The depositors describe the entry as "Cryo-EM structure of the A2085-methylated 50S ribosome of a MLSb resistant S. aureus strain 'MNY196' in complex with solithromycin". An RNA structure (23S rRNA, nucleotides 2045 to 2920) from Staphylococcus aureus subsp. aureus USA300, in which 776 nucleotides are resolved. The structure was determined by cryo-electron microscopy at 2.08 angstrom resolution and released in 2025. The reconstruction used 263,087 particles. Rfam match: Bacterial large subunit ribosomal RNA. For this family Rfam cites "Crystal structure of the ribosome at 5.5 A resolution" (Yusupov et al., Science, 2001). Gene Ontology terms of the family: ribosome and structural constituent of ribosome. Among the 27 different proteins in the entry, which are not shown, are Large ribosomal subunit protein bL34, Large ribosomal subunit protein uL24 and Large ribosomal subunit protein uL14. Ions in the entry include zinc, magnesium and potassium.
[PDB]
Context: one part of a larger RNA, bound to proteins that are not shown
RNA sequence: AUAGUACCUGUGAAGAUGCAGGUUACCCGCGACAGGACGGAAAGACCCCGUGGAGCUUUACUGUAGCCUGAUAUUGAAAUUC
RNA sequence: GGCUUUCUAACCCGCACCACUUAUCGUGGUGGGAGACAGUGUCAGGCGGGCAGUUUGACUGGGGCGGUCGCCUCCUAAAAGGUAACGGAGGCGCUCAAAGGUUCCCUCAGAAUGGU
RNA sequence: UCAUUCAUAGAGUGUAAAGGCAUAAGGGAGCUUGACUGCGAGACCUACAAGUCGAGCAGGGUCGAAAGACGGACUUAGUGAUCCGGUGGUUCCGCAUGGAAGGGCCAUCGCUCAACGGAUAAAAGCUACCCCGGGGAUAACAGGCUUAUCUCCCCCAAGAGUUCACAUCGACGGGGAGGUUUGGCACCUCGAUGUCGGCUCAUCGCAUCCUGGGGCUGUAGUCGGUCCCAAGGGUUGGGCUGUUCGCCCAUUAAAGCGGUACGCGAGCUGGGUUCAGAACGUCGUGAGACAGUUCGGUCCCUAUCCGUCGUGGGCGUAGGAAAUUUGAGAGGAGCUGUCCUUAGUACGAGAGGACCGGGAUGGACAUACCUCUGGUGUACCAGUUGUCGUGCCAACGGCAUAGCUGGGUAGCUAUGUGUGGACGGGAUAAGUGCUGAAAGCAUCUAAGCAUGAAGCCCCCCUCAAGAUGAGAUUUCCCAAC
RNA sequence: GUUAUAAGAUCCCUCAAAGAUGAUGAGGUUAAUAGGUUCGAGGUGGAAGCAUGGUGACAUGUGGAGCUGACGAAUACUAAUCGAUCGAAGACUUAAU
Numbered sequence: 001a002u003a004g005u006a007c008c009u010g011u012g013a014a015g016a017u018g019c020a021g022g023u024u025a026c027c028c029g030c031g032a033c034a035g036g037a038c039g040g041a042a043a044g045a046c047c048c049c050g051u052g053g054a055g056c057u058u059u060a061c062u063g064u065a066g067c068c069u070g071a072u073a074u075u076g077a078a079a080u081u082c
Numbered sequence: 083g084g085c086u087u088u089c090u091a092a093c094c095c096g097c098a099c100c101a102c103u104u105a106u107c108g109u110g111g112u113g114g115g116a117g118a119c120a121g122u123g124u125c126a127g128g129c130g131g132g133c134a135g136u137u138u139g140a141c142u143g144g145g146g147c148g149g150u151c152g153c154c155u156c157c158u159a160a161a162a163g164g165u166a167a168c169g170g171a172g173g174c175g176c177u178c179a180a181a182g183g184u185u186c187c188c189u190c191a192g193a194a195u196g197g198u
Numbered sequence: 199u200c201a202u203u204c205a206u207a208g209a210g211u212g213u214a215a216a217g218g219c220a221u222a223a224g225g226g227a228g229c230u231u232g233a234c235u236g237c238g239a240g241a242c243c244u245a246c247a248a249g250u251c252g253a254g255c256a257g258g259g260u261c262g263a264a265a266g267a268c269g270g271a272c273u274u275a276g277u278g279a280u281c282c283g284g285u286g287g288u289u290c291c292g293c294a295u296g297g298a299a300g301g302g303c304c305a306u307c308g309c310u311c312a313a314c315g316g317a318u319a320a321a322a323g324c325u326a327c328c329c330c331g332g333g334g335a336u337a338a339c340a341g342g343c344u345u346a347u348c349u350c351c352c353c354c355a356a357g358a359g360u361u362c363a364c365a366u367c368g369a370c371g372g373g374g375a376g377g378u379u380u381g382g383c384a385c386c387u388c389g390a391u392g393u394c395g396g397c398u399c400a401u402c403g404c405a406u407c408c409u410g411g412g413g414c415u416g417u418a419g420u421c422g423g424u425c426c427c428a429a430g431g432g433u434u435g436g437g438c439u440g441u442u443c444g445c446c447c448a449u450u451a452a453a454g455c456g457g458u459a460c461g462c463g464a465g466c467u468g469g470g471u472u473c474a475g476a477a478c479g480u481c482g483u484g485a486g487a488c489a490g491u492u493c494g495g496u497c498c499c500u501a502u503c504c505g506u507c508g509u510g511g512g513c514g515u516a517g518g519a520a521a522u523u524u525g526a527g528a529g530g531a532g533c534u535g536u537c538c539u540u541a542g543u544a545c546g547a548g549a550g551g552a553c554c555g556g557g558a559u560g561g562a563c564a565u566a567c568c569u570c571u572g573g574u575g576u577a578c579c580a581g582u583u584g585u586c587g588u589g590c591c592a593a594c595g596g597c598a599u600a601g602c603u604g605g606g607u608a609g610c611u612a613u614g615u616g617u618g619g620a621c622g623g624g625a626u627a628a629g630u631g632c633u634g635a636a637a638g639c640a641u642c643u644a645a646g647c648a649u650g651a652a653g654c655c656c657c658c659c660u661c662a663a664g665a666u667g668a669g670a671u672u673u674c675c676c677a678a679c
Numbered sequence: 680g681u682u683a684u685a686a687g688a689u690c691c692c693u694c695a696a697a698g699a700u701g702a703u704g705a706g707g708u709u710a711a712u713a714g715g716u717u718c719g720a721g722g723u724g725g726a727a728g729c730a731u732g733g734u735g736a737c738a739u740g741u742g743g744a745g746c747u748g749a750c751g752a753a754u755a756c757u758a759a760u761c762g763a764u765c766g767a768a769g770a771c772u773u774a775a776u
Stems, first nucleotide, its partner, number of pairs: 003017001006023005026512008035504003039499002047333004052329002054325004060136005066129009076089004081084002094115002097113006139151003148168001152174006175314001176212001177271002182230007190208001192204005210219002213276001215274003234257004240251003246315001259268003282308007290301002340387001341385001342383003346380001348376006357367002394469001395467003399461001400458005407432003410427006434448005475493004479488003513664001517675007527661004533561007545550001563618005571612004578605005583598006622656003629649004676769001677682003687765004691707005712758003715754005721747003728741005
Other pairs, nucleotide, nucleotide, family: 002018cWW003004tSS011016tWH014341cSS014342cSS030699tWS034501tWS037464tWH044046tHS046337cWW047144tSS048336cWS051317tWH057484cSS058060cWH058483cWS061131tHH065130tHS075118tWS075120tHH076091tWS076118tWH080085cWW090117tWS090118tWH091117tSS092117tHS093116cWW093120tWS103107cWW130132cHS136321tWS137322cWH138323cWH141168cWH154214tWS155215tSS158167tWS159166tHH160165tWW172214cSS173275tWS175277tWS175312tHS177181tWS180182cHS180231tWW180233tHH189222tWH191205tHS197199cWW207208cSS207209cHS207220tWS209222tWW218223tSS221223cWH232258cWH232268cSS236269cWH238253tHS239252tHS243248tWS255269tWH262264tHS262265tHS278311tHS278316tSS279311tWH280309tWH292299tHS318320tHS323485tWS325327cHS326472tHS334338cWH336388tHS337388tWH339391cWW345346cHS345347tHS345377tWS347377cWW347379cWW354370cWW355369tHS356368tHS358363cHS359365tHS362416tWW363368cWS365423tSS376378cHS376405tWS377379cHS384385cHS391459tWS392393cHS392497tWW393470cWS394440tSS398462cWW404429tHS406408cHS407429tWH408451cSS409652cWH410651cSS411628tSS418545cSS418549tWW419544cWS419550tSS427627cSS428652tWS431533tSS432452tSS433453tSS433454cWH439443tHS440469cSS449453tWH450452tHS451533tWS451534cHS462465cHS468497tHS474495tHS482484tHS482485tHS509701tHS514668tWS518686tSS524663tWH525662tWS525665tHS526662tHS535620cWH540554cWS542543cHS542551tWS543552tWH544551tHS546548tHS562619cWW568611tHS568612tWH570614cWS575607tHS575608tHS579745tWS606748cWS607749cWH612613tSS612614tHS621657cWW625653cWW626651tWH628650tHS633643tWH633645tWS634644tHS635641tWH636637cHS636640tWH637639tHS643645cWH663665cSS664666cHS675685cSS683768tWW684767tWH686766tHS695697tHS697702cWS698701tWS706759tSS710755tHS710759tHS711756tWH712755tHH724744tHS725742tSS726744tHS727742tHH733735tHS755758cWH
């Protein structure tokens, strides 16, 4: 995915409607119940991985806004003292 | 070469009054204050998670923590060589001017037995 | 320290080990610098880059009388690429020419670049506010394999048990089973297999808690201990904690142990645990974090298939039909206390006190039913408040939970009323025997013969011929073309 | 095969002891199936109107009154009208009679 879609014990990618051997079962509805279809929904948020991202921190690295400080230009006249 | 003081005239005043002008802007004028400072440009040193760009290993009986990472020797290793594990043991990151070269010579550890 | 004797090395070899070494490769002395320059046939090793060994040729030597030996060390570790830069030399280049700067070449130096084939000259943390790409290539749950651990069982037997191993217990050691524990492994699932506890509902095993049967007893009796058979039924209401577990209170015949995705969230809850808030202790400079704690904190889904509970239609069942039925087979049920009597007997100094039988009556559970006791009783009767209506009075209607309140028929109902399961037969279990050899004896067994459990098959209740093997009985009906 | 039938049923209709619906069961005029009517059981508890007493709220009497779903009986008054649909004709082979 198409489906005429049973159960048990087993087998098996190690928990089977669908494989093996048995066991059980006439065909088609309706009202109900939720054990299974590892049922539906969302490309697991846990976990790990990617020389992935983002936010945050700091005594990680490198920067930088800003601020402090010196020289010099704008910038002139006299003195004192070293 | 500086330091310091004074001056006024640059520059400054989110000071006053005056005018433009019915105006807490501005410009100009006059006083006052301040003044070669300040402010601003350029250069230089310092501070600077305030803000920014990034880095922050791998192995691993999941990851982290611990341990390990290159080289030498042995065992595992199955009598050539090679051969793994976070298997079992150790060592190296030197040293020596002789502890190198050559010629000549030489031979050890230990035990027993005797010796102040 | 000296001497003698043995002493194939059991010493030494700078250093770890191995392989070698008395040709000494170990020890001493003389001289010396080959710890040379230019190379190098060939070979080992090897992905590359590297690494390793090398006769021999030439130039100049050292030692040796000489042949000859020497390109470091008994061998194998003691190391680091490139780029860049420093230094020394250089018949090289050097931008019109001569120089110079600089470059090339040769030599050499600067790297725990030690994460040692070295990302850059230069580099630490938090994320539970997190996000994306991926993986069952890889963890947490459940499954699987394993069974160290775990639970259970057993062998030997020293011994304990006044004696006595084996009533009971069993050291030191030994052998298993199971697959419920903590784990180990990482085989299914990361394009999702919802985690603890409780609730609801169960179902299975037996290693049996009770009840039934039995052996041994250090079983007088009443009670016990231990082992064997046995899974039919039964097996509790509370306090504390989210709890499982556990302790406690009060019962009970008993309050068994386990499996089922530690059964069960498309059945429920959501206290706990893996979420964003906040706080404490603690750790961290910090952002934050936890062998921790604390208060708070969205539980989605209309059932297609199988499965299950009920209930219909079709056809079949060799004529059609109405009714009554057999029962292959299936389901249900299955528990047990107390008291009286036997009998105050057996047993026993006593204290105490039965087995086997007879009888009564309860608990729990199941089922039917409404006469009774009660519940409900929204078209039954009555009382009553406010307000609006039927013109007013009176009498009534509407609305206010059926407005409220007191009663209440049928029906449906439990807490109410009846009933059921302690029987009987057959075959068995562990046992207990009889007869009886093999094997003169003995022997429950080998041939035969019995006896013996709440357990097995029936006896009791219900369903049941789609029982396709489709059954049976009684009665009814009968066409032509 | 057709057309119409037998026993027997169903459709349709009135229903309840049955029931989600089907189904089951009671009935369909030659009838008590339901409703109504009349009378009962049970329930409630003393109707209305009127009279009397009381100023009045009220009380007493008429009178176990009046009312009363589902329960019981009787009674065709109302509705179960007319009608329609389905439904066999019994195979073969061998044995006893």